Entry title: 8-oxoguanine containing RNA polymerase II elongation complex E. The RNA, together with DNA, has 41 modelled nucleotides. Crystallisation conditions: 5%(w/v) PEG 6000, 200mM ammonium acetate, 300mM sodium acetate, 50mM Hepes, 5mM TCEP, pH 7.0, VAPOR DIFFUSION, HANGING DROP, temperature 295K. The 2009 paper behind the entry is "Molecular basis of transcriptional mutagenesis at 8-oxoguanine". Ions in the entry include magnesium and zinc. Released in 2009, the model rests on X-ray crystallography data to a resolution of 3.9 angstroms. Among the 12 different proteins in the entry, which are not shown, are DNA-directed RNA polymerase II subunit RPB7, DNA-directed RNA polymerase II subunit RPB2 and DNA-directed RNA polymerase II subunit RPB1.
Context: bound to proteins that are not shown
DNA sequence: CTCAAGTACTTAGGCCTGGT
DNA sequence: AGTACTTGAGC
C1' cells in the first nucleotide's frame, strides 16, 4: 500500500 | 386490472493514529 | 434505517 477499527475538531 | 408486499440506494468531511 | 420507485398477485 490493503482490509477492519478507533480517536480528533468546543 | 388495481393493491400490498418486493427490490433497491445513499447515510457530510477533513486529519490522525492503531491491529495485521 | 428511511424511503422510494417496482414487483408481483390474488381479483
Nucleotide at each position: 500500500u490493503u482490509c477492519c477499527a478507533g480517536g480528533c475538531a468546543u